Keywords: RNA, loop, switch, stacked adenines, inverted sugars. This is an experimental structure of RNA, with 22 nucleotides shown. Entry title: Major Conformation of the Internal Loop 5'GAGU/3'UGAG.

RNA sequence: GACGAGUGUCA
RNA sequence: GACGAGUGUCA
Numbered sequence: 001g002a003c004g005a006g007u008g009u010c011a
Numbered sequence: 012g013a014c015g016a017g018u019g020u021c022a
Stems, first nucleotide, its partner, number of pairs: 001021003008014003
Other pairs, nucleotide, nucleotide, family: 004016tHS004017tWH005015tHS006015tWH
C1' cells in the first nucleotide's frame, strides 16, 4: 500500500 | 436498522 463484507450475524 | 476488519494475510 492492498485484500476481506455476504452467498454472514443480530434486528 | 446495526455490526464484523486484526489479535489475519499478502506487499